[PDB]
Shown are 86 nucleotides from a PDB entry: RNA, together with DNA. The sample was in a buffer at pH 7.5. The 2025 paper behind the entry is "Structural basis of RECQL5-induced RNA polymerase II transcription braking and subsequent reactivation". The depositors describe the entry as "Structure of the transcribing Pol II-RECQL5 complex". The entry has 13 different proteins, among them RNA polymerase II subunit D, ATP-dependent DNA helicase Q5 and DNA-directed RNA polymerase subunit. Released in 2025, the model rests on cryo-EM data to a resolution of 2.8 angstroms.
Context: bound to proteins that are not shown
RNA sequence: AGGGAACCCACU
DNA sequence: AGCGGCCCTTGTGTTCAGGAGCCAGCAGGGAGCTGGG
DNA sequence: CCCAGCTCCCTGCTGGCTCCGAGTGGGTTCTGCCGCT
Numbered sequence: 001a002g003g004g005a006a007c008c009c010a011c012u
Numbered sequence: 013a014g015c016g017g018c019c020c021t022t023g024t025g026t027t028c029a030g031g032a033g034c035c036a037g038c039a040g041g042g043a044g045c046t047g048g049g
Numbered sequence: 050c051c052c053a054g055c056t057c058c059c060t061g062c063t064g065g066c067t068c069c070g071a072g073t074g075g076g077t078t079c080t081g082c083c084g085c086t
Stems, first nucleotide, its partner, number of pairs: 003080010013086003018081001030069020
Other pairs, nucleotide, nucleotide, family: none
C1' cells in the first nucleotide's frame, strides 16, 4: 500500500 | 446481463435544526410637474 | 390658473439566507437492485 459517511454513547 | 428509475404510499400530504437578525422586492402613498380645459 | 394624471421617491411589510463552543475516546450500520431490453 489505508477509505468515507451516518447515527449513538461517553470524557474534560 | 445492466439501465430506467425511484417507493415517499394522502399521485393531494406536517414539520427534513428552528428561530433570530440582515437584505431584497413588491405595493401603496404622496410631492411635485405638466397637458387639457 | 386649476384639475387631474403621471413620474419619481420614500415606507412598510413580507419573504428568504446564514448562524448557532473547543478538544477527545469508543461502538454499529451502510455504502441498490430488479424488469426485459